Overview:
Shown are 997 nucleotides from a PDB entry: RNA (28S ribosomal RNA, nucleotides 430 to 1591) from Plasmodium falciparum 3D7. The reconstruction used 22,793 particles. It comes from the structure "Cryo-electron microscopy reconstruction of the Plasmodium falciparum 80S ribosome bound to P/E-tRNA". An Rfam search finds the family "Eukaryotic large subunit ribosomal RNA" in it. Rfam links the family to the GO terms ribosome and structural constituent of ribosome. Rfam 15.1 lists 107,465 matches to the family in 2,616 species. Among the 73 different proteins in the entry, which are not shown, are 60S ribosomal protein eL40, 40S ribosomal protein eS4 and 60S ribosomal protein uL3. Taxonomically the source falls in Plasmodium falciparum (Eukaryota, Alveolata, Apicomplexa, Plasmodiidae). The structure was determined by cryo-electron microscopy at 5.8 angstroms resolution and released in 2015.
Context: one part of a larger RNA, bound to proteins that are not shown
RNA sequence: GGAACGGAUUAAGAGAGAAAACAAGUAAAGAGGGGAAUAUUCUCUUCUUUAUUAAAAGAAACAUCAGUGAUUAAUUUAAUUUCAAUAAAGCAAUCCCCUGAAA
RNA sequence: UUGUUUUCACUUUCUCCCCGCACUAAUGUGGGGAAAACUGGCUUUAUUUCUUCAAUUAUUUUUUUUGCUGAGGAAUUUUAAAAUUAUUUGAAUUUUUCUUCUUAUAAUUUAAGUUGUUUCUAUACAGUACUUUCUUAACCCACUCGUCUUGAAACACGGACCAAGGAGUCUAGCAAAUGUGCAAGUGUAUAUGAUUCUUUAAACAUUU
RNA sequence: UACGCAUAAUUAAUGUAAUAUG
RNA sequence: UCCAUUGUAGAUUUGUG
RNA sequence: CCCCACUUUGCAUACAAUACCGGUAAGCAAAUGCUUUAUUGAGUACGAGCAUAUUUGGUAGGACCCGAGAGGCUUUGAACUAAGCGUGAUGAGAUUGAAGUCAGACGAAAGUCUGAUGGAGGAUCGAGUUGAUACUGACGUGCAAAUCGUUCAUUUCAAUCACGUUUAGGGGCGAAAGACUAAUCGAAAAGCCUAUUAGCUGGUUAUUUUCGAAAGAUCUCUCAGGAUCGCUGGAGUUGAUUAAUAUAAUUUUACCAGGUAGAGAUAAUGAUUAGAGGACAGGGCCUUGACCUAUUCUCAAACUCCCAAUAGGUAAAAAGGGCGAAAUAACUCAAUUUGUAUUUCACUCAUAUUAAAUAAAAUAACUCCAAGUGGGCCAUUUUUGGUAAGCAGAACUGGCGAUGAGGGAUGCUCCUAACGCUUGGAUAAGGUGCCUAAAUAUUCGCUCAUGAGAUCCCAUAAAAGGUGUUGGUUCAUAUGAACUAGCCCUGAAAAUGGAUGGCGCUAAAGCGGAUUACCGAUACCAAGCCAUAAAAAGAAGAAAAAAUUUUUUUUUAGAAUCUUUUUAUGAGUAGAAAAUCGUGGGGUUUGUGUUGAAGCGAAAUACGUGAGUUUUCGUGGAACAUCUCCCUAGUGCAGAUCUUGGU
Numbered sequence: 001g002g003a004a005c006g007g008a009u010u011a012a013g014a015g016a017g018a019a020a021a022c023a024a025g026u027a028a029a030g031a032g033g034g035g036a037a038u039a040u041u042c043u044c045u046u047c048u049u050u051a052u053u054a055a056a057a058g059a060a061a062c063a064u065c066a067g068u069g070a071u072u073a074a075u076u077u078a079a080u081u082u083c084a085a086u087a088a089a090g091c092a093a094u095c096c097c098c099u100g101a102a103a
Numbered sequence: 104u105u106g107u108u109u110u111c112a113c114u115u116u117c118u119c120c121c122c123g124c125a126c127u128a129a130u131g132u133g134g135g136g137a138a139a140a141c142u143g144g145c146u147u148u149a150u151u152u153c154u155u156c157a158a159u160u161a162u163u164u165u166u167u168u169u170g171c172u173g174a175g176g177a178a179u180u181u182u183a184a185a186a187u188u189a190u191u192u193g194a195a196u197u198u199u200u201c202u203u204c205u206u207a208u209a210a211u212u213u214a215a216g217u218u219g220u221u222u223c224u225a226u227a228c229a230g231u232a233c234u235u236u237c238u239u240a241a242c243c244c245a246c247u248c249g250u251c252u253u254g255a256a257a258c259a260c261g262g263a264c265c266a267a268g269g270a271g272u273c274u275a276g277c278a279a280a281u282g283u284g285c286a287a288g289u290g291u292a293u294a295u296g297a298u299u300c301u302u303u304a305a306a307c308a309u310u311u
Numbered sequence: 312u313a314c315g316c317a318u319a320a321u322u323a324a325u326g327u328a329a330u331a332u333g
Numbered sequence: 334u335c336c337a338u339u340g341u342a343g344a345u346u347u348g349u350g
Numbered sequence: 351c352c353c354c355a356c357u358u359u360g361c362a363u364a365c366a367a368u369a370c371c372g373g374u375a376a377g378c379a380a381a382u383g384c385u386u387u388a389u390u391g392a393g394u395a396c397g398a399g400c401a402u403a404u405u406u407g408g409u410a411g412g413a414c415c416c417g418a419g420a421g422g423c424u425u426u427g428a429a430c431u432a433a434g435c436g437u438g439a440u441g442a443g444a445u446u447g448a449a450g451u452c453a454g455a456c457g458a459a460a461g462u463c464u465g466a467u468g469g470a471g472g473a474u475c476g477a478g479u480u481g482a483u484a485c486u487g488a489c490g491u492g493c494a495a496a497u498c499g500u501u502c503a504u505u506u507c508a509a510u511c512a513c514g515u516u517u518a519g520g521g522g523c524g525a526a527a528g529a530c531u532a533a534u535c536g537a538a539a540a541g542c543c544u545a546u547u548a549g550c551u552g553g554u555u556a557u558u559u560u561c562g563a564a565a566g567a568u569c570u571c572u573c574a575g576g577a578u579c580g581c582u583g584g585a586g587u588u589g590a591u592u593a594a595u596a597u598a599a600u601u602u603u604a605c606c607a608g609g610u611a612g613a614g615a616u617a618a619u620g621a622u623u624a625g626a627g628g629a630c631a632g633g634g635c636c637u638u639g640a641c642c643u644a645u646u647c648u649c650a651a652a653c654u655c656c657c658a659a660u661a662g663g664u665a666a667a668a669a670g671g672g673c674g675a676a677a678u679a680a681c682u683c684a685a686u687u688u689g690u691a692u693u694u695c696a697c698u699c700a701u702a703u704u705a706a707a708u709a710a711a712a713u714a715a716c717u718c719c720a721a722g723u724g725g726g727c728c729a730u731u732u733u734u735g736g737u738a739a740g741c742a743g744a745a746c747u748g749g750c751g752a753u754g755a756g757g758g759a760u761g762c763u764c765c766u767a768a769c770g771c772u773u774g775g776a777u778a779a780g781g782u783g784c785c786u787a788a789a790u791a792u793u794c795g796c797u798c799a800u801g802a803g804a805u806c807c808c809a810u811a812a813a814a815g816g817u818g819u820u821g822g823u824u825c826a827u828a829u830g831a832a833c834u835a836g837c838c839c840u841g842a843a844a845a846u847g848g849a850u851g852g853c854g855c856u857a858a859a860g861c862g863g864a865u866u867a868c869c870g871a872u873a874c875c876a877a878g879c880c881a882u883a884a885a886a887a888g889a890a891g892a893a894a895a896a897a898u899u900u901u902u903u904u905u906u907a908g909a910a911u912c913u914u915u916u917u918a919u920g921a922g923u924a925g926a927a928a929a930u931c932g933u934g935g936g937g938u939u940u941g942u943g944u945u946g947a948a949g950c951g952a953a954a955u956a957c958g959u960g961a962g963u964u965u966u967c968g969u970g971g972a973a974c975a976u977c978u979c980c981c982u983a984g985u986g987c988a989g990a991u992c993u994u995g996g997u
Stems, first nucleotide, its partner, number of pairs: 006244002009241009026051013057224007065173006073165002076161001078160003084151008099112005114139002118137006126131001185212006193204003247262004263997006273411003277407009288316003294309003320327002338367005348356003368395003371391005376385003414553002417550001421543006432517009441507001443475003446471001450467007480503002484500002487498002519535001521531002556930006567578004580723002582720007597709002600707002602666001604664003612656001613654002619650003624645001626643003630639005670699003674695006681689001726750004731745005755766003770879006780869003783853003789866001791865006803855001814840003818837010880920009892905006931986001933983004940975003949969006956963002
C1' cells in the first nucleotide's frame, strides 16, 4: 500500500475543567449585615485575608464472612462370582482353577 | 425325547534324551520322545504395615489450593425461633473432647443480603496526576438508503449537494365510546328585554 | 305553556293500540 | 297491603350453630 | 369476637316461561266483530332518554399530497403554410429545326427527290433561379431545434417571386401525404368549466413503551379491487381469587365410525399365462379346438372376501342424579296415579383430597366499536399432472414473511436457539494442524490415487469392469476353485485461472468406529440494574458522629394513577394503544430585559433510556419566557425524477 465512513473495545496524544472529585473549628485584621438595650451604647451573626489543629471521602492491599464457581486430595457403613501376597502343610501329573471335544 | 450324570482333551520348563547335527528371528534351533511339579492350580492352617485389601453402585462425611460477587439498610418482624459457645437441670443412647434432646441463664453467628485494618490520592487547589471531549491507532464486527416486493447489496427503481417551504384536514350529516348537566322529559329555535354598549361581535334575562 | 327527539306499538291502509286487585 | 307476571341459576341482605 | 357449613332474602343478567297489543292465518260469525288455536313485528310486561364536549370510523365534498389521454364553452390566428383570386415583376447562353415559302434536279407522263429559306414545340443541353436525388458525406453538448460541403434535378412555362386579397377549428384549405393551418396537428392556439376523474405510480414528517397480524373463505362485468367472515387492537361488562369448578390441539377407561396402507385371485368385478383331467364342434378312427372340472402364472389406488397403524367422534354425577310418596292435565291408556311429562314434598349419592390422569386451568368468558389483510413463499413426510424442472398443483405440521444470536467457509428458510440492559458461570449446535478459539489428544481398523479424499439442506456421477489391496462365505482336493462386500481404481469430455472456503495433509489434519479432555451462543443457571405486569401493604418516632456528664455537627418521609415491598415477564413489519417531548398563538399565573434578550457559532467533569432539556465561551443589539393550569393550531421532513433559491 486498489475506496470511504461506521459500531463494539481499549491506547496514546492534544485540549478543557474542580460544583462529590479533602480539610469543620481556633487566634490575629479588613469588609458587611442584623437583634436587643435607652440616633447610639450593648451584643449576635456571614464574607475576604495570615498560621493553626481536626476530620471525613474515594481508590488500593490483605484478612474475614455470606452467595456462587473451579480445582485435588480424599472418606462411612452396607451392596454386587474382587483380590494379592505372607510361611508352614497337603493333593493330581496335560492332571487340575478353567476351558474344549464327545454319548 | 419335557434330568441328572458319565467319558478324554487341555500345564510348564533357563529339566533330560534321540534324530537334523548348527538346521535359529533368538544366550540357539526343526522334528521325535521322555522328565518334573521348581512352575502353576486347588484343599488346608494361621497372617495383612513382606505385599495386599479391587472395581462399581448405595448412603455419607470432608479437604487442598483458589476465581468471581456484595442488592440492602430492619420508628412496634434484622423480630422470633435456629446454630454455636460458656454455664444449669432433667433424661437419653450408638457412650461420647463437633453425643443427643429439654429445664433455666447469659452471650455471640454458622441466624438476620461485607465488614474491618493499614496504605494512598494528599498534607492538592489543578499539574504531565485526576475527570472528560476530541484524535488517530490496533483487534473483532460492519454490503447504498428509501422503495414497491415471496424475495433487494443487487445486473430492480428514486437520490450531485445544501438551505428554507412541503402532505389525514376542515365543514356537513351519522355512530359508538367516555366525560358532563338534567330527567319523563329534554334542547331557548327564531326572537324579545336590558342603567349590554373601551372589553361587549358575549355575557346576562325569558314576557307585569 | 311553538318546534326536534324520547314518553307504545303496529301497519299498503280506513285503522286499531289492559300482564286487571273486584 | 302502591297492590299482583311465572321459573332456574344469580350480586346483596337476615339468621343460626 | 374470624373465613366457615347450613339456612334466609333473590337485584342486575342470563336462560326460559306465560300473557297481551298491531299485522297475518284458521275457526265461527245478530258487529264495542268474536274465538280455544296458529303464526308475525325494528312489539310490550310498573318509562330511559335528551343535550353537550372530544374521538375514531363510515359518507359527501379537492378530502392524505401529487400525477393522465381526454370532454365542453367562448374567442383568436392565413406575417409561416395551403389552394384560389387581383396588381406587378423576373428568367445568361447555346442546340434541335415542324408547317408555310422560294429554288434546283430528275421524270413523255403521273410524279418523285434535293438545296435553301423559315422559325414551330407543356422540344434538347444549360449557368442562374428554384429545389434537395445521392454520398445513409461533414455536422450530430452545431455556425444551424434540419446548417455546411460535394453530387444531382429544374430554366418560357400546368414557369418562378413579391405585394395585395379570400376561406378559421370536427372548421378551413388539401395535383391526397391524414397534408397543411405562425418551431404547434389522426382535430390549432388562448382562457375558462377545473383543485375534472383514476380499482393505477410515486411520496406521506418527534421519541419511549405496550399488545400485535393477514396473504384462507364467501359473493362480486369478479383475478392490480371491493364488500362481508376469519385472524388484530382498544373499550366495557361478567366471575376468578377458596391449588376447583367452568375449562383443555392431551392421555385413561368405557363406547363408537372407517374400507386407506396392507392383502387377495382357488371370494365377486374387470383382467390374465400355462399345461392336466374329462362328454360335442372344427380339421383329416385320430388330431385340433371350443366347453366343462380340478388346477396354474401375473394383475388394478378409478376392483373388494378380509383388513390396520395414525388421525377422528361420544363418556366420566350436585342448576344434576337415585328411590319414593303426593300433586297438575284439554296428552296417553278401559284405567283425569294406565303411562308420560311437569311440580310439591321426602328420604340421600362419592367429595378431610378425590365420582380416571395431568394442567403459571380466569391470561377465562361475554358484548361492543373499529383496524390491517384478501398476490403468499420454504422444508420434511404423504402426494396429483408433467421426461424433468430452483416447473404447475396440493395435504398435515412447522417455519419464513414481520425475527434473530451461534453454527452450517459463504448463504431469507437446514441445525442449535428465538433478543430489556450488564457481570460471572456452565453448555448447545458445532468443532479442536495453521488461516481460526480448543488436542499435532488417546485408541483400534482401513486407505497411495500420472487429476486421492474430506461433514444433512449443498451444488453430480451410473451401468459395467479390475490377478490393486482388505475382510468374509460357499466349495473342492496346504494347495486349486467359485462367489461376496469394504476401500481404492478404470469407466469419468468443454469454454477468464480455480478451487474439500484456502494453505496444506498420507505414523492424516483422509475415511469407519470408540475413548477422554478442551473451546464454543444474546439460549440456560446465579447475581445486579431497567421498565412492564401481577401481587403484598399503607391515610407518626430519635439515630449517629464530633467535642470537653455538658456543648457542636450531620440526618429526622405520608404526594392514595402516591410511597414502600415482592415475584414473574421483556421478538416484532402491517396495524392498534398509552406515556411523553418539541413548535405557533390565546387566557391565566410570576418572572427574564440593554451591568445585553432573542438569535446565531463553537462547546459543556451537565441532565434525561430517548426525543430533547439546561449551561459555558464567543458573536449579537432588542425584546424575551411561563411545566401553574388550560384552550387553540396552516405544529415537528431525508427522501415526492418534491417547490424555490444558492452551490